[PDB]
Context: bound to proteins that are not shown
Molecule: srRNA4
Organism: Leishmania donovani
RNA sequence: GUCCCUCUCCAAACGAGAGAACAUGCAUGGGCUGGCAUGAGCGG
RNA sequence: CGAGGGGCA
RNA sequence: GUCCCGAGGCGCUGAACCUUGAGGCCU
RNA sequence: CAUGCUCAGGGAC
Repeated sequence: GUCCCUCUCCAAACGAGAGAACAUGCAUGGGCUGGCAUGAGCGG
Repeated sequence: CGAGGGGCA
Repeated sequence: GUCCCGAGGCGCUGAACCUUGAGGCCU
Repeated sequence: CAUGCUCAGGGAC
C1' cells in the first nucleotide's frame, strides 16, 4: 500500500460501487421543521 | 355549563 | 336550599404524542 | 445546539 472485519448510504438480489478510518463518527437529548387536532388528571 | 334525575331539609 | 347521579361541554390546552428510521434539518 | 461513548483498531496477502 490493497483486501477482509467494523461504521455510513448518492449504490445494491449476492458480488460490485461511493465513502469514512478517534471523524459531530455513533448514541441519546434539545431546538427547528412538519403530521395530527387539543392528552391524562383535576376543577365551578 | 348540561337534557334530565335521586336524597335530606 | 343543599349534597350527589348524568352523555356531552368549558378551563389549564394549537395541548399530548410522533418527527429519520431503507437512513428530514440545525453543533 | 448540548452532553455520552472510543483509550495502541484486529486479521490477511